[PDB]
Context: bound to proteins that are not shown
């Protein structure tokens, strides 16, 4: 004291970031001829 | 004379 307000009149508490969507599908814990 | 495989493949955001 600038940047920063006008002054008989400011509901901004005047406004839910709110609405839809199956972490699922598929797979026997099995099993022999060579280095 | 000897043990192996022990998770693969997909959607990772639209409306």
């Nucleotide at each position: 004291g600038a940047c920063u307000u006008a002054a008989u009149g400011u509901c901004a508490c005047g406004g839910u970031a709110c609405c839809c969507a199956a972490u699922u599908u598929u797979c026997u814990g099995c099993c022999c001829c060579g280095g | 004379g000897g043990g192996g495989c022990a998770g693969a493949a997909a959607a990772u955001u639209g409306g």

An RNA structure from Candidatus Scalindua brodae, in which 50 nucleotides are resolved. It comes from the structure "Structure of gRAMP-target RNA". The entry also models zinc ions. Taxonomically the source falls in Candidatus Scalindua (Bacteria, Planctomycetota, Candidatus Brocadiia, Candidatus Brocadiales). The reconstruction used 274,680 particles. Primary citation: Liu et al., Mol.Cell (2022), "Target RNA activates the protease activity of Craspase to confer antiviral defense". Released in 2022, the model rests on electron microscopy data to a resolution of 2.89 angstrom.